Annotation:
An RNA structure, in which 23 nucleotides are resolved. It was solved by solution-state NMR.
C1' cells in the first nucleotide's frame, strides 16, 4: 500500500446491470 470501488451493452445525443472480500 488496502478499501471504499470496478466492469459493461445497444440503434448515442442516451437507457440499464452485476460482482466471491465488501452486499
Nucleotide at each position: 500500500g488496502c478499501a471504499u470501488g470496478u466492469u459493461u451493452u445497444c440503434u448515442g445525443u442516451g437507457a440499464a446491470a452485476a460482482c466471491g472480500g465488501u452486499u